[PDB]
């Protein structure tokens, strides 16, 4: 993420 | 991504 | 239910 | 029954  | 449990919207 |  | 939301679980  | 799926499932669990809960509110919702919608069918 |  | 689908989805959205919340919280966990698995992979």
């Nucleotide at each position: 993420u | 991504g799926a499932c669990u449990u809960a509110a919702g919207u919608c069918g």